[PDB]
RNA sequence: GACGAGCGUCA
RNA sequence: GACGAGCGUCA
Repeated sequence: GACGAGCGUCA
Repeated sequence: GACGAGCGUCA
RNA backbone atom coordinates (compact mmCIF):
# COMPACT_ATOMS: atom_id res chain seq x y z
C1' G A 1 0.00 0.00 0.00
C1' A A 2 -4.29 -3.92 -0.74
C1' C A 3 -8.27 -7.22 1.21
C1' G A 4 -11.61 -9.13 5.21
C1' A A 5 -14.44 -10.11 9.91
C1' G A 6 -15.20 -8.39 14.81
C1' C A 7 -14.93 -4.26 19.04
C1' G A 8 -16.01 0.96 21.76
C1' U A 9 -18.74 5.85 21.32
C1' C A 10 -22.36 8.93 18.50
C1' A A 11 -26.23 9.23 14.61
C1' G B 1 -23.26 7.61 7.91
C1' A B 2 -19.10 9.62 11.31
C1' C B 3 -15.02 9.03 14.84
C1' G B 4 -11.47 5.88 17.79
C1' A B 5 -8.26 1.53 19.49
C1' G B 6 -7.03 -3.45 18.15
C1' C B 7 -6.80 -8.33 14.83
C1' G B 8 -5.74 -12.05 10.42
C1' U B 9 -3.65 -12.74 5.34
C1' C B 10 -0.82 -10.48 1.29
C1' A B 11 2.65 -6.30 0.32
Released in 2010, the model rests on solution-state NMR data. This is an experimental structure of RNA, with 22 nucleotides shown. The entry is an ensemble of 10 models. It comes from the structure "The Structure of RNA Internal Loops with Tandem AG Pairs: 5'GAGC/3'CGAG".